[PDB]
Solved structure of RNA from Tetrahymena, 365 nucleotides shown. The work is reported in "A generalizable scaffold-based approach for structure determination of RNAs by cryo-EM" (Langeberg and Kieft, Nucleic Acids Res., 2023). The sample was in a buffer at pH 7.5. It holds a match to the Rfam family "Group I catalytic intron". Released in 2023, the model rests on cryo-EM data to a resolution of 2.44 angstrom.

RNA backbone atom coordinates (compact mmCIF):
# COMPACT_ATOMS: atom_id res chain seq x y z
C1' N A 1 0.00 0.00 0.00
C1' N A 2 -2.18 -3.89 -1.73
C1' N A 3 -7.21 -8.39 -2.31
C1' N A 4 -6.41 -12.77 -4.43
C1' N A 5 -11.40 -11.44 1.59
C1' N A 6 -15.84 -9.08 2.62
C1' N A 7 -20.31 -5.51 2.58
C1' N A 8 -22.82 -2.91 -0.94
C1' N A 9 -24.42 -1.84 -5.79
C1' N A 10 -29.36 0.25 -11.09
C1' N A 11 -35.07 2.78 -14.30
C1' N A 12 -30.55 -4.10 -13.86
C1' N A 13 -32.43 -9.17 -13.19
C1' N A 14 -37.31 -10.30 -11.87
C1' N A 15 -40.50 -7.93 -16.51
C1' N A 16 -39.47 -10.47 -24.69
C1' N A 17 -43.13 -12.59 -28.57
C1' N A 18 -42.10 -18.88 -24.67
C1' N A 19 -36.97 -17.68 -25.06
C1' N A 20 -31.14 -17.95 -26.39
C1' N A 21 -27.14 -15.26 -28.28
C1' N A 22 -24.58 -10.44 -29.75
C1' N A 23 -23.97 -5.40 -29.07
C1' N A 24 -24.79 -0.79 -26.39
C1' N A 25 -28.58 2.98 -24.12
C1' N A 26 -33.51 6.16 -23.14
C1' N A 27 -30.08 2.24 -17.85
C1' N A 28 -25.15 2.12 -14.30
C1' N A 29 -21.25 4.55 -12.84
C1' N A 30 -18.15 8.43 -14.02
C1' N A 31 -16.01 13.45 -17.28
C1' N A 32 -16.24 18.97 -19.28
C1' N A 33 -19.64 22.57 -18.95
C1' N A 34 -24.55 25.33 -17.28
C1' N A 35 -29.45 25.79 -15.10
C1' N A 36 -32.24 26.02 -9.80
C1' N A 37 -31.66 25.51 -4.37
C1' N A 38 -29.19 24.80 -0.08
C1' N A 39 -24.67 25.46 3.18
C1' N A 40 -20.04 27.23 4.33
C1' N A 41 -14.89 30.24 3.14
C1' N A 42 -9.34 33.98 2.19
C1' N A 43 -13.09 37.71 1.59
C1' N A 44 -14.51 43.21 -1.13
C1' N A 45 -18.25 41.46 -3.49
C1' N A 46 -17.33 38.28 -6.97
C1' N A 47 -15.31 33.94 -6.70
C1' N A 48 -14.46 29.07 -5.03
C1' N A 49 -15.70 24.80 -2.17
C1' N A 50 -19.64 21.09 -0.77
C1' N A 51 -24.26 19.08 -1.05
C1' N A 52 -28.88 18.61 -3.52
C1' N A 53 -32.93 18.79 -8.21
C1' N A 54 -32.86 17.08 -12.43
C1' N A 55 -30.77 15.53 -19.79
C1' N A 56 -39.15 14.67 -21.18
C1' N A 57 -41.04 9.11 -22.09
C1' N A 58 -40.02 4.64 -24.47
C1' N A 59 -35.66 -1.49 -22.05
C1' N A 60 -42.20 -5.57 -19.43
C1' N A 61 -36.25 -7.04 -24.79
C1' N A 62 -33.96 -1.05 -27.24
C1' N A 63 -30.38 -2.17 -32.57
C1' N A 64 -29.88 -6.91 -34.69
C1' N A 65 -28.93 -12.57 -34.69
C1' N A 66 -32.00 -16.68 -34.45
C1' N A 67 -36.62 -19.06 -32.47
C1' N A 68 -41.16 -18.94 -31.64
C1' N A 69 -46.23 -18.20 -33.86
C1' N A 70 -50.16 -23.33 -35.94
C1' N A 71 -52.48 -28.27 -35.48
C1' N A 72 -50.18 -32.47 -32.58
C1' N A 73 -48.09 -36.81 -28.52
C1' N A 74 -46.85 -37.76 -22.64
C1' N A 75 -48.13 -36.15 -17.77
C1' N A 76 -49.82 -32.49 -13.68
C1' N A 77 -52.65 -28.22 -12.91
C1' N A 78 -58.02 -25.15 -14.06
C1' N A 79 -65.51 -25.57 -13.08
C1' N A 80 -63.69 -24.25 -17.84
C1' N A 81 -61.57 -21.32 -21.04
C1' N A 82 -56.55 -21.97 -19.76
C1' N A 83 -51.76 -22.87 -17.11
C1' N A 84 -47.22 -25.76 -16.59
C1' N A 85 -43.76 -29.42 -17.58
C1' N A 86 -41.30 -33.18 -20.48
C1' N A 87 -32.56 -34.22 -18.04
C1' N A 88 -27.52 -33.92 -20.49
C1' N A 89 -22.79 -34.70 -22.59
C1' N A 90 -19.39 -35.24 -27.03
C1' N A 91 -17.67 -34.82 -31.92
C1' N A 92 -17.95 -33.38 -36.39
C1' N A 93 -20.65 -30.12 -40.87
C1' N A 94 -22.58 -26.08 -43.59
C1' N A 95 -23.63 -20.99 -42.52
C1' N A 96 -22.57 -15.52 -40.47
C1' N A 97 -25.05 -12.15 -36.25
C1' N A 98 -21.33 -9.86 -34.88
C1' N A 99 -15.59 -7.77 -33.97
C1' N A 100 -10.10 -7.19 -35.12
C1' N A 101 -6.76 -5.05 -38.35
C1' N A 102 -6.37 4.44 -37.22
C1' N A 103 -11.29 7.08 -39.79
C1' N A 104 -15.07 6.72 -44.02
C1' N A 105 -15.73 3.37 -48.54
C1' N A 106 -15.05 -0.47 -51.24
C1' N A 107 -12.55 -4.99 -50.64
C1' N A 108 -9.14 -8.53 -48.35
C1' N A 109 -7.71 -11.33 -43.98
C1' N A 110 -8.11 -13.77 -39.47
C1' N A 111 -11.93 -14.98 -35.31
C1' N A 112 -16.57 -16.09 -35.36
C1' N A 113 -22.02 -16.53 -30.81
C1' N A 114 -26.71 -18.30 -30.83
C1' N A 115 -28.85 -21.57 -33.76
C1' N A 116 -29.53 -25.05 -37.76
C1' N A 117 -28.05 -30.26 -39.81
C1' N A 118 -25.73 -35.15 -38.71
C1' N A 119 -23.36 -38.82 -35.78
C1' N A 120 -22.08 -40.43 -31.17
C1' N A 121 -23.08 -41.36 -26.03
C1' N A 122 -24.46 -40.48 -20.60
C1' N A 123 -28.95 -46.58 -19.48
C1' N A 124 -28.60 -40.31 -17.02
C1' N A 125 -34.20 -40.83 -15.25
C1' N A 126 -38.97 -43.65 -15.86
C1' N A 127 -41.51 -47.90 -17.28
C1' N A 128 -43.17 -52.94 -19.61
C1' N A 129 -41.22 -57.72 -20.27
C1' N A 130 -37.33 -61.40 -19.66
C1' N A 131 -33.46 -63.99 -16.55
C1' N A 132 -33.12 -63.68 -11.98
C1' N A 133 -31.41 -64.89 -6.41
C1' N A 134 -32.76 -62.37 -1.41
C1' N A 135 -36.46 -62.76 3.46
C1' N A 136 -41.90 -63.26 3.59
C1' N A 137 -46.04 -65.64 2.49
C1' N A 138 -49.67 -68.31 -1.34
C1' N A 139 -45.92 -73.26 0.27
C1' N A 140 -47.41 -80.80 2.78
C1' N A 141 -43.43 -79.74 -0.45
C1' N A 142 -42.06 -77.94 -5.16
C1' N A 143 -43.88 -73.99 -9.07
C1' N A 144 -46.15 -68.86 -7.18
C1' N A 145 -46.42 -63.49 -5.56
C1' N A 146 -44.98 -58.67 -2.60
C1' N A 147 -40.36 -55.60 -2.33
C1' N A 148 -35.77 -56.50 -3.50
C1' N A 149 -30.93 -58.53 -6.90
C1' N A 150 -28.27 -56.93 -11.47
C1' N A 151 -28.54 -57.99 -16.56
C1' N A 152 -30.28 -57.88 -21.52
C1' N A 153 -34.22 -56.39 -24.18
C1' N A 154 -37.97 -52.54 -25.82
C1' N A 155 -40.64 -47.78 -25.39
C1' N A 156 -40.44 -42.57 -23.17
C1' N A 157 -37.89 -38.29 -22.54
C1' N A 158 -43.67 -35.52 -28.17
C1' N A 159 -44.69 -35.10 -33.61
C1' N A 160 -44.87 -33.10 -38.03
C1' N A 161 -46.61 -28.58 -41.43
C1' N A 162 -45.19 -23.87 -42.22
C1' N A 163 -42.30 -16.45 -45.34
C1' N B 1 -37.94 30.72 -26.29
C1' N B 2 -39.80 30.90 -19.80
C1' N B 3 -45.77 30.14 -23.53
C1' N B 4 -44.28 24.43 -22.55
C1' N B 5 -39.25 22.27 -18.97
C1' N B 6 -35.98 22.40 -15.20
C1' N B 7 -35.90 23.98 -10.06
C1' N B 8 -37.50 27.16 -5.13
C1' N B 9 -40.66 29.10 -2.16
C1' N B 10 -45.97 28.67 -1.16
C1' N B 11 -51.81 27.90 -1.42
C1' N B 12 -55.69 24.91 -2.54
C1' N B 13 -57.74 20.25 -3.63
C1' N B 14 -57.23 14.40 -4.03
C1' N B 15 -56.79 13.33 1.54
C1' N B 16 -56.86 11.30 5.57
C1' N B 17 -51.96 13.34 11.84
C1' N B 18 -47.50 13.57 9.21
C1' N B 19 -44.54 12.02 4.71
C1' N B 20 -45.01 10.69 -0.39
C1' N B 21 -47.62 10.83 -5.20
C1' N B 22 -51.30 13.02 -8.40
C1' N B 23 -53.70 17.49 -9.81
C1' N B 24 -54.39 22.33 -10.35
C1' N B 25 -52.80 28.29 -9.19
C1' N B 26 -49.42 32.18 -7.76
C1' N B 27 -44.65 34.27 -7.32
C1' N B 28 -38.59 34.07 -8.04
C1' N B 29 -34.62 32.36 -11.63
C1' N B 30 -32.77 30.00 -16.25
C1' N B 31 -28.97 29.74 -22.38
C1' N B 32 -26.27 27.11 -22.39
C1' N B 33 -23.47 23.49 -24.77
C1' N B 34 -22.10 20.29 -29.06
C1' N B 35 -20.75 20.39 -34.12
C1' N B 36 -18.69 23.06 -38.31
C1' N B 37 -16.02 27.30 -40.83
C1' N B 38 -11.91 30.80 -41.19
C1' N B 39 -7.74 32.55 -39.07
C1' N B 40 -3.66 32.81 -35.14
C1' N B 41 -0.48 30.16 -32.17
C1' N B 42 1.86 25.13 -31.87
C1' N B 43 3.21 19.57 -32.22
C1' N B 44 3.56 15.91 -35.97
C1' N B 45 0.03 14.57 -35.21
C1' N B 46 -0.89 9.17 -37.95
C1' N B 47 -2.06 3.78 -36.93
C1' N B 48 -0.37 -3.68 -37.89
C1' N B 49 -3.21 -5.68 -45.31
C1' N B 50 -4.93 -3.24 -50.23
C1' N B 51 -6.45 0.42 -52.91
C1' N B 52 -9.59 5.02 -52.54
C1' N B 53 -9.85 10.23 -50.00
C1' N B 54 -9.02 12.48 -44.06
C1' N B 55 -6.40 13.30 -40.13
C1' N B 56 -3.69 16.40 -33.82
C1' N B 57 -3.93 20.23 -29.31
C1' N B 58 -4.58 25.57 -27.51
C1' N B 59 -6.91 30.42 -28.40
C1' N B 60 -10.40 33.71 -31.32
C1' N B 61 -13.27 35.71 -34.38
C1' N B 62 -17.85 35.30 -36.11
C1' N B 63 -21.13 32.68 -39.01
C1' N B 64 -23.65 28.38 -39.78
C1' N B 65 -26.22 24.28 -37.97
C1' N B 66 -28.27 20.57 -33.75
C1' N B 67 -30.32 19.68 -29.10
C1' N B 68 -31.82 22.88 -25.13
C1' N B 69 -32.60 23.56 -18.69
C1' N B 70 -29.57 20.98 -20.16
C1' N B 71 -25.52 19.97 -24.68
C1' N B 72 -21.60 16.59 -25.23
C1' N B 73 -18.07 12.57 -24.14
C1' N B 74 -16.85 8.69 -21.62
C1' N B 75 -17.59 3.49 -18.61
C1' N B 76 -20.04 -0.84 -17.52
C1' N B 77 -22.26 -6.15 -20.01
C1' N B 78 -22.64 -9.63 -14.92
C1' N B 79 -26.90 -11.60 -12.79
C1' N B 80 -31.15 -13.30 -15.06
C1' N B 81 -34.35 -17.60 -10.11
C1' N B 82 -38.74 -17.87 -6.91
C1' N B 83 -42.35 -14.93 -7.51
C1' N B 84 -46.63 -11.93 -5.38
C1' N B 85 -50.84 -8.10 -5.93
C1' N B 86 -53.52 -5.57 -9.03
C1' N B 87 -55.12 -4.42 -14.43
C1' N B 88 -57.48 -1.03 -19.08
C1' N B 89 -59.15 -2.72 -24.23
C1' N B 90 -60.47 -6.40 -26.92
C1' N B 91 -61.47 -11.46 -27.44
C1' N B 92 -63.16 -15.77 -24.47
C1' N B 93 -64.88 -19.76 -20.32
C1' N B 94 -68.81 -20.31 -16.98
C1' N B 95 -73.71 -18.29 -13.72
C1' N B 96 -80.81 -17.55 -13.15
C1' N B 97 -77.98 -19.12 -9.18
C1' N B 98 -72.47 -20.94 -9.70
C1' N B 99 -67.03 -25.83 -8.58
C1' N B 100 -66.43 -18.60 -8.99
C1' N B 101 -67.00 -13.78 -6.09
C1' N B 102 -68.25 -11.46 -0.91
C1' N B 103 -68.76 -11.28 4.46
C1' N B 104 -68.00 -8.33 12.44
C1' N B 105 -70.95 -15.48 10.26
C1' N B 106 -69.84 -19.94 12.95
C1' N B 107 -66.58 -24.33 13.02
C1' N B 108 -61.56 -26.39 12.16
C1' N B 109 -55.77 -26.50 9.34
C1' N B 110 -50.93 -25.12 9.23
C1' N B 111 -47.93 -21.19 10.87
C1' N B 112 -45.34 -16.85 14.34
C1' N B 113 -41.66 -15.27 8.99
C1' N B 114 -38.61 -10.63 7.67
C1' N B 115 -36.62 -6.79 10.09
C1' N B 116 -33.86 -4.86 15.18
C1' N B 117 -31.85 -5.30 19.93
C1' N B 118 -29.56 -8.84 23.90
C1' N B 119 -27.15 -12.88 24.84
C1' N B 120 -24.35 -17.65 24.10
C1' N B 121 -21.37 -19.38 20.45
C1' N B 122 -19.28 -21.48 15.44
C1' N B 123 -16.08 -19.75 10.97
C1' N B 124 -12.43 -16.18 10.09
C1' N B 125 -6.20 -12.77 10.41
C1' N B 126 -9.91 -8.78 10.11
C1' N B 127 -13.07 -7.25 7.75
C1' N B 128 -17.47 -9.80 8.27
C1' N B 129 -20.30 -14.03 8.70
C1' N B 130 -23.04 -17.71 10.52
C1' N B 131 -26.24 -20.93 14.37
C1' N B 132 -29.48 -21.40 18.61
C1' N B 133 -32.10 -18.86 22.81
C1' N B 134 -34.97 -14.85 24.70
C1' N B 135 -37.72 -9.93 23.44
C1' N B 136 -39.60 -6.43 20.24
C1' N B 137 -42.04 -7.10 15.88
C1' N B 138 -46.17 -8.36 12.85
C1' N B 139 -52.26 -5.64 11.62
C1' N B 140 -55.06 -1.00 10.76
C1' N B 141 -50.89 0.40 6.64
C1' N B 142 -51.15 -2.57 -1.57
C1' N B 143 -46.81 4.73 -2.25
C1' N B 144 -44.19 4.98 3.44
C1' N B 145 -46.24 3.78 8.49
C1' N B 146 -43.20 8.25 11.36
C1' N B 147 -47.89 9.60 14.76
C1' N B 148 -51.95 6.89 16.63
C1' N B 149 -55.06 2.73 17.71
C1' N B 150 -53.20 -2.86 18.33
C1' N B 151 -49.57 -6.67 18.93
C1' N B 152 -51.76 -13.53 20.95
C1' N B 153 -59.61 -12.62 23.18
C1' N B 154 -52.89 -10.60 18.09
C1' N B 155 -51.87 -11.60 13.19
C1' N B 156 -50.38 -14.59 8.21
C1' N B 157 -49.12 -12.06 -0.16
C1' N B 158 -44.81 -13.09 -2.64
C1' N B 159 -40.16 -16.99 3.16
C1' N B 160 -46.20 -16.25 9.79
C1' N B 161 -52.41 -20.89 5.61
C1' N B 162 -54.34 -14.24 3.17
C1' N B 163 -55.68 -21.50 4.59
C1' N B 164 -60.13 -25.19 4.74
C1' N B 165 -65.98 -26.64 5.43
C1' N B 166 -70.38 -25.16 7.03
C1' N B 167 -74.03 -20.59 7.17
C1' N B 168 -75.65 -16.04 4.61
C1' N B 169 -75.35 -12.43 0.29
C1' N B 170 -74.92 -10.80 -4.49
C1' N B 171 -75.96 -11.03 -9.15
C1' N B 172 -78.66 -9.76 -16.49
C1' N B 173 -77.46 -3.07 -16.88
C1' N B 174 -74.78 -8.24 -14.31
C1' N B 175 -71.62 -11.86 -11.13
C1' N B 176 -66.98 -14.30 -11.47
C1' N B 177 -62.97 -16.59 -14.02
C1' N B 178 -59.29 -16.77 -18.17
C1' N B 179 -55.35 -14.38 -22.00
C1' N B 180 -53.20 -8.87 -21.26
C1' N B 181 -50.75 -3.29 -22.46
C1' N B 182 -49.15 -1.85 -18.33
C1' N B 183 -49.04 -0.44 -12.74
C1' N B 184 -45.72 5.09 -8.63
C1' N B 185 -45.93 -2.20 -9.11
C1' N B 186 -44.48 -5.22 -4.87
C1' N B 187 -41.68 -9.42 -2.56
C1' N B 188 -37.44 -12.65 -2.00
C1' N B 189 -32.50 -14.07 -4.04
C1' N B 190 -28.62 -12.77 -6.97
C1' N B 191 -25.32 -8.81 -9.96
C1' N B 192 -20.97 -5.69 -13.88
C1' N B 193 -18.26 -1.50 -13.04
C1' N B 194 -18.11 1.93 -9.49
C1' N B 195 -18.25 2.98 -4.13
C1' N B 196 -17.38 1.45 1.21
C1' N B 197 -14.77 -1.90 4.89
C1' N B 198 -10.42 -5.21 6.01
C1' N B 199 -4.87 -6.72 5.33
C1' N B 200 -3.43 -12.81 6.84
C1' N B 201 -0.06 -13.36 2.84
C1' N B 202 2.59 -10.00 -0.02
RNA sequence: AUAUGGAUGCAGUUCACAGACUAAAUGUCGGUCGGGGAAGAUGUAUUCUUCUCAUAAGAUAUAGUCGGACCUCUCCUUAAUGGGAGCUAGCGGAUGAAGUGAUGCAACACUGGAGCCGCUGGGAACUAAUUUGUAUGCGAAAGUAUAUUGAUUAGUUUUGGAG
RNA sequence: GAAAAGUUAUCAGGCAUGCACCUGGUAGCUAGUCUUUAAACCAAUAGAUUGCAUCGGUUUAAAAGGCAAGACCGUCAAAUUGCGGGAAAGGGGUCAACAGCCGUUCAGUACCAAGUCUCAGGGGAAACUUUGAGAUGGCCUUGCAAAGGGUAUGGUAAUAAGCUGACGGACAUGGUCCUAACCACGCAGCCAAGUCCUAAGU